[PDB]
Context: bound to proteins that are not shown
DNA sequence: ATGAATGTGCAACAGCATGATCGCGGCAA
DNA sequence: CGTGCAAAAGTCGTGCCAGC
DNA sequence: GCTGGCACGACTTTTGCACTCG
DNA sequence: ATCGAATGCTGTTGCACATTCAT
C1' cells in the first nucleotide's frame, strides 16, 4: 500500500 | 406520384449493486 | 542505460611544528 | 631526545552534461 | 503472445427507417 483466500454477526 | 422532414424505434455505451470486524500468504521499474 | 572531457572536488603520500 | 596531530603537490573520483540509438 | 471472455438493471445518445405532408 494492496491483492487473493478463509471466517464472524 | 415522389422527395424531404420529422418522429419513432433500436442498438451501443456508461454507472452501479450493505456495514463492521478477524486471521494467513505474495507482491517493480 | 551510456560518454568523454572540463571542472571541480576529494584523496593519498609526503613533509611540518608542538607536547611529553 | 621521543612522539603525534596539521598542510602541500600530485593522483584519483565525481559530476555536469545534454547527446544520441534503441 | 495470451488474455478472459459468462452479473442484470437502468439511463442516455446516436443512427436508421417508417410515415406524412407538400408540390
Nucleotide at each position: 500500500g494492496c491483492c487473493g483466500c478463509g471466517a464472524u454477526c
Solved structure of RNA from Klebsiella oxytoca, together with DNA, 103 nucleotides shown. The organism belongs to Klebsiella, within Bacteria. Gao et al. published it in Proc.Natl.Acad.Sci.USA in 2024: "Structural basis of sigma 54 displacement and promoter escape in bacterial transcription". The PDB entry is titled "Cryo-EM structure of bacterial RNA polymerase-sigma54 initial transcribing complex - 9nt complex". The entry has 5 different proteins, among them DNA-directed RNA polymerase subunit beta', RNA polymerase sigma-54 factor and DNA-directed RNA polymerase subunit alpha. Ions in the entry include magnesium and zinc. It was solved by cryo-EM to 3.8 angstroms. Keywords: initiation, rna polymerase, sigma54, TRANSCRIPTION.